[PDB]
RNA sequence: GGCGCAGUGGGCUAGCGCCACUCAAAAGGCCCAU
Numbered sequence: 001g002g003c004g005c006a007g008u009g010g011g012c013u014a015g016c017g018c019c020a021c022u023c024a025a026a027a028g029g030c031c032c033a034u
Base pairs, nucleotide, nucleotide: 001019002018003017004016005015008033009032010031011030012029013028
Other pairs, nucleotide, nucleotide, family: 004026tWS008034cWW017027cWS018025cWS
C1' cells in the first nucleotide's frame, strides 16, 4: 500500500487481521425479506 472479514438482499455494527509490493492465506451471527 492493497485484500479480507458477506458472499441473494436487507435489519445491528465497529474493529482488526492478512497478503501484496516480490511468494500463499484464513476469520460474523441472528433476524426480516427474497
The depositors describe the entry as "THE STRUCTURE OF AN RNA PSEUDOKNOT THAT CAUSES EFFICIENT FRAMESHIFTING IN MOUSE MAMMARY TUMOR VIRUS". This is an experimental structure of RNA (RNA PSEUDOKNOT), with 34 nucleotides shown. Released in 1995, the model rests on solution NMR data. Shen and Tinoco Jr. published it in J.Mol.Biol. in 1995: "The structure of an RNA pseudoknot that causes efficient frameshifting in mouse mammary tumor virus". Sample source: CHEMICALLY SYNTHESIZED.